[PDB]
Context: one part of a larger RNA, bound to proteins that are not shown
RNA sequence: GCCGGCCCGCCGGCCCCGUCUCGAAACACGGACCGAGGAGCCACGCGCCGCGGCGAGCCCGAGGG
RNA sequence: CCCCGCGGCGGAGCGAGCGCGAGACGCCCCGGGCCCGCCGCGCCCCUGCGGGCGUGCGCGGGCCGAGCCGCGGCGCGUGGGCCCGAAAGGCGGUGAUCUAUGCCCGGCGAGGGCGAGGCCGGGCGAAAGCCUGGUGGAGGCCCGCCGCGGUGCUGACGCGCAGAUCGCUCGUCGGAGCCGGGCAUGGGGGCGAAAGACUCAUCGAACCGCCUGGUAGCUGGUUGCCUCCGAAAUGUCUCCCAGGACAGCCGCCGCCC
RNA sequence: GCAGUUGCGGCCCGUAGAGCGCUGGCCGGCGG
RNA sequence: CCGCCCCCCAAACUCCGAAGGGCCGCGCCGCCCCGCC
RNA sequence: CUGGCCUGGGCGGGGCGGGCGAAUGCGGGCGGCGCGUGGGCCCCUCCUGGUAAGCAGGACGGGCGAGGCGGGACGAUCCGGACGCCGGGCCAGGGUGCGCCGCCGGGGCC
RNA sequence: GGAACGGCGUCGGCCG
RNA sequence: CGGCCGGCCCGGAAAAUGGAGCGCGCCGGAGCCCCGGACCCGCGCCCGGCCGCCGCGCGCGGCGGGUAGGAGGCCGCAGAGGCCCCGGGGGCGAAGGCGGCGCGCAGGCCCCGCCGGACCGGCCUCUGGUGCAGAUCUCGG
Numbered sequence: 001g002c003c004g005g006c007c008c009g010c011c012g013g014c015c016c017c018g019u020c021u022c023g024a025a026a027c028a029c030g031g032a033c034c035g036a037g038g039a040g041c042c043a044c045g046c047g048c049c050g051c052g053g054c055g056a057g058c059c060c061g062a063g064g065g
Numbered sequence: 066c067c068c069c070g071c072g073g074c075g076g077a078g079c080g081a082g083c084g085c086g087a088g089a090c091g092c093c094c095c096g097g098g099c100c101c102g103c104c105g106c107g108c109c110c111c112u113g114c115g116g117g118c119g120u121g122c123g124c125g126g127g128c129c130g131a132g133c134c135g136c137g138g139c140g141c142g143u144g145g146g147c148c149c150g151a152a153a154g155g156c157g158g159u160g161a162u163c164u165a166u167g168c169c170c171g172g173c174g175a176g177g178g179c180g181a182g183g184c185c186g187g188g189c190g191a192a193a194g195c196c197u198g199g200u201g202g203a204g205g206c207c208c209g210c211c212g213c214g215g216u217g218c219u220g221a222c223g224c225g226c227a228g229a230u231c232g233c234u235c236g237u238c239g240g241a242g243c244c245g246g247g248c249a250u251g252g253g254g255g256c257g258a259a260a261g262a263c264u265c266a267u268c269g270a271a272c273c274g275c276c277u278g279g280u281a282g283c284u285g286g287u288u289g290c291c292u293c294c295g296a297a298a299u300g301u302c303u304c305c306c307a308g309g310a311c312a313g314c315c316g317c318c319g320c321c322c
Numbered sequence: 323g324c325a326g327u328u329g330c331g332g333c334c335c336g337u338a339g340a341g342c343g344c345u346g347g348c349c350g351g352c353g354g
Numbered sequence: 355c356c357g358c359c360c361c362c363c364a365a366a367c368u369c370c371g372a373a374g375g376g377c378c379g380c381g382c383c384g385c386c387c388c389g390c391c
Numbered sequence: 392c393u394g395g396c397c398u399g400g401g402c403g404g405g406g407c408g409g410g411c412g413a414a415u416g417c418g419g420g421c422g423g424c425g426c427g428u429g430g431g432c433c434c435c436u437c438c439u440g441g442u443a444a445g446c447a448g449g450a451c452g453g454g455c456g457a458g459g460c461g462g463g464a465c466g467a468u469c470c471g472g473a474c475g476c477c478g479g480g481c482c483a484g485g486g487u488g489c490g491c492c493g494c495c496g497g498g499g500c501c
Numbered sequence: 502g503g504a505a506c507g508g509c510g511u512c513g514g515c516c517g
Numbered sequence: 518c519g520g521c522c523g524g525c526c527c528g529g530a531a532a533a534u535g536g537a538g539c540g541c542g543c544c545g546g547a548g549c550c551c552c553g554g555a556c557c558c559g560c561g562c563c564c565g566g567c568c569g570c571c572g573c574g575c576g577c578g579g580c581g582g583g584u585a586g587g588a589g590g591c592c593g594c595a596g597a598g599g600c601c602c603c604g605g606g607g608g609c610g611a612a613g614g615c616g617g618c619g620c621g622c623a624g625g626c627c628c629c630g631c632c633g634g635a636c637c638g639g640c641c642u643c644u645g646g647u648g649c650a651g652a653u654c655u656c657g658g
Stems, first nucleotide, its partner, number of pairs: 001014006016031004033658005042144013057074001063069003078085002090097001098128006104121001106119001108117003147286002150283001154276006165250009176208003179204001183200007212237003217233002220231002252268001254264002289591006299312005313428002315425011327414002329380007339370001340368002345364002350359005382409002385406008431455004436450005460471003475567007485557003488541003494554007506528003510525008568581005592648001594645008605637002613632005619626002
Other pairs, nucleotide, nucleotide, family: 017651tWS021023tHS022467tWS038649tHH038652tHS039286tSS039649tWH040287cWS041146tWS055131tWS056075tWS056130tHS058073cWW059072tWW061070tWS062070tHS076130cHS077086tSS079102tSS080082tHS087126tWS089098tWS105120cWW107118cWW111113tHS144146tHS149284cWW151280tWH152279tWW153277cWW160252tWH161164tWS161250tWH161255tWS165256cSS174240tWH175209tHS180202tSS180203tHS181201tHS182201tHS190192tHS190193tHS210238tWH211238tHS215216cHS215234cWS216234cWW222227cWS225227tHS226230cWS251254cSS251264tWS252271tHS256262cWW257260tWS290623cSS295585tHS296584tWH297428tSS297457tHH298456tHS336337cHS336371tWS337372tWH338371tHS341343cHS342364tWH344367cWS347362cWW348361cWS349360cWW368369cHS381382cSS381412cHS384407cWH393398cWW410412tWS427585cSS435451cWW441443tHS441444tHS454468cSS455467cSS458474tHS459472tHS461484tSS471483cSS482559tWW483558tHS486493tSS487493tSS501546tWW504530tHH505529tHS535536cHS536537cHS538542cWH542547tWS558559cSS573576tWS574576tHS583584cHS591624tSS593647cWS607635tWS608635tWS610634tWS610635tHS611634tHS611636tSS612633tHS618627cWW621623tHS650651cHS
C1' cells in the first nucleotide's frame, strides 16, 4: 500500500500479474512509466436447425416494358 | 422498391450395362407382411433366348408423393483467412572506388658490412702448374632509415580517438620489391603462391526490386457484465510417438409414453 | 415402470490358506 | 533293489479350497374347446 | 415343417375359474447438431523390475487437477467440512502456561 | 530420526 | 538365591554460516497413558430476512463452487431509417476537460460546481474496420 471494524491510528487478514505446465512467489519467460493504435471480418461450397411465403408443385435467370 | 420473364430442382427407383419398373395393410413412431430392380431357379404359352404364373437369400427403393424459394444461426472446407514470426526456392536487374588476378603508361629504394669472376707486380718450378701482395665489384647476401608488413607484451583501449585504433618490441628493405592512373574478368559466375580466402563494413554462393501477407503438426498474444450447465488427460488405427480421425465423457435443441 | 442397493432362489470361478496324491525338487533313520 | 518312518519346498505343482466377485429369475396362471401349415 | 398314426411344434382365436404375490427409494425412453480433451499426478489397500529412490511400470475406490473455509507452525493432494449476501444459535476436526481464542478434577509413570 | 547389542537406574510382573 | 520378562529411561548415537520438540520457556509439569465434566470455533448444521435460478394444489417450496468448453439476458461505441402534440435539447452556453454527490450485483448511467465556446441526443427498427495491461507489440512523449 489493498480489504474490514471503529473517525483515524490501532487491531485482524493479504507473496507478482499474464503464460506453458502434474505443479509457479519462484533462482522459468515477458513486463521503467504514460497516451493513442492493435488481432475470427468478408466471398464461395457442404451439413443440420429455426422462422416466412406458396404447395404436386415451386422459382426478383439473363433480359424486355 | 412496379409489370412480364427459360432452364433448373421436386415429382420413381434399381441395374456395370442391354434395360425393366412399385399399392396391402398403418393417428404418429418401431416392427411384421407384401410389391419394384439386380442374382438364381419350377411350371404353362401367343407374336418366342419373347410373354404369363410362381418359389429363394442378400442389398437399395415403395405401400393413397413433400418440395421449392428466401431470411437467420451453428459447424466445417477453400481463399493472406484471428494477428505477428523461419532456415530456404524462383524471375528480372546493379556493382572490381574496397579487395583478387592480368595487361599498358609513369614514379621510387639514406648510410654501412662481406669481397665473386676478370686483370697487374713479385717469388718457385724441367714441365704441368703453385705461392703471395694489390686491383676489381657479383649476389631472390648481411646490419640498418623512409616505405611495405604485423611477431610478443595474451600492454593500453574495450559506455573507444576508432564498427580493428594506440605504445613499445618485432619481419623485410635491389628482389617472386613498393606505389599511382588507365584498362579487363560478373554471381552457382569471377578471381585465388589454396586460408573455403576475396568479390565496396555483406561470401560454405554479393547486392536491389518483385513472385511474397511464401509454408509452419512449432513459440508469443488474442479487448465489457451477470446468470445457467460443465469435462478429459482413456480404447482402436495412423511415416504414428510435441499432430489427427472414429468411440467415450459434456452442452444445446428437442420429440415421445 | 426404473435402480453402481439389500433379501430370497439357480448356475460359474481355482486366488489366499492347506498339502505332497500328480509334475518336479530335498535332510536322514530303521527292516529285508 | 524293495517296504515303513521322517526334516524342508514351487510364479510357469494341485487330490482340497475360502473371503470375494459374476451371470440369470422374483406375475400372470390354470382347465376345456376350435382354426392354419 | 414334422411323425407309423388319431404325432408333434409353431401362430392365432374363443369359454368358464380366478388374480396382484419380497424390501427400500424414485417418473421413464429415443433422436439430431456440435465443442473441448487424447503430456496427468497423488492417497489408501494389492502388486512387478531394481540394493534402493521424492525411481520406473500396472489394479478397485477416492482426491488435486477444476474445491473457497478451519486445523496439521510452515505445504496443490493429510484431518474435518466442499461455497449466494447478512443477523442469531449449535458445534466437526484439532486443541486449551505466555506469544495466541480456550480448563479443571482424578488414577498411574517419570 | 534410529539397529544388533549392553545397563546391581527406577517401577511392575511370571516361573522355580 | 536364582532365571525369564514388561513400562518409562541411560549407552550404542560423528559435519561442515549461528539456530530451532513454531518461539519463550516448563520438569511430584506447561511431559507420556487412561477416566470424567467443561471450554474455544468452518455461514459446516439449525432458525430468521433479502437476491437469483428451478419447480408449484399459485398458497408457497427446494437449491446456489468451478478450469477447458457450451447456452441465455443485457451494458457501452460509431453510423442509417423513424418518432420526440402548435412540433426534440442548444451563446440565458453544445461536445470535451477537472473535482463532487446519487442510482445499479455489475458492465455502466445520471446530476451539480468550475473550465470551454458550437453542436448534441432518449425510445423503436437497420448496419459494422464495435470495448485492451501484457504480443523482446507500433508510433510519440
Molecule: rRNA 28S, nucleotides 369 to 1128
Organism: Giardia lamblia ATCC 50803